Keywords: SNF, U2A' RRM, Splicing, Evolution. U1-SL2 with a sequence from Drosophila melanogaster: 22 nucleotides with solved positions. It was solved by X-ray crystallography to 2 angstrom. It was solved together with U1 small nuclear ribonucleoprotein A. The work is reported in "Molecular principles underlying dual RNA specificity in the Drosophila SNF protein" (Weber et al., Nat Commun, 2018). Crystallisation conditions: 0.2 M tri-lithium citrate, 20 % (w/v) PEG 3350 and 15 mM NiCl2 as an additive. Entry title: Crystal structure of the Drosophila melanogaster SNF/U1-SL2 complex.
Context: bound to proteins that are not shown
RNA sequence: GGCCGCAUUGCACCUCGCGGCC
Repeated sequence: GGCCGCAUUGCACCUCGCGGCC
């Protein structure tokens, strides 16, 4: 950096669910 799975319908302003593959 690129795919994909599970979960999420959630009101934020400094990161910030979990897992798999390349």